[PDB]
């Protein structure tokens, strides 16, 4: 580290949003493993991080 599929959340732009949530994704471009986040995974928990599949 190149491919396929994905959880999870970030950051911008365009349009559009005055909305009461912890049961959490406006659309549409573009850009992201990086503990920043995170609702998604691991540990009993402190904390700690994408993941299966595959050259």
């Nucleotide at each position: 580290g190149g491919c396929a599929u994905u959880g999870u959340g970030c950051c911008u732009c365009g349009c559009a949003u005055u909305g009461c949530a912890c049961u959490c994704c406006g659309c549409g471009g573009g850009g992201c493993g990086a503990u920043a986040a995170g609702u998604c995974c691991u540990g009993a928990a402190a904390a700690g991080g994408g993941a299966u599949g595959u050259c």

Shown are 55 nucleotides from a PDB entry: RNA with a sequence from Bifidobacterium angulatum. The entry also contains U1 small nuclear ribonucleoprotein A, not shown here. It was solved by X-ray diffraction to 2.71 angstroms. Taxonomically the source falls in Bifidobacterium (Bacteria, Actinomycetota, Actinomycetes, Bifidobacteriaceae). It is bound to s-adenosylmethionine (SAM). Crystals were grown from: 0.1 M sodium acetate trihydrate pH 4.6, 10% w/v polyethylene glycol 4,000. The PDB entry is titled "the wildtype SAM-VI riboswitch bound to SAM".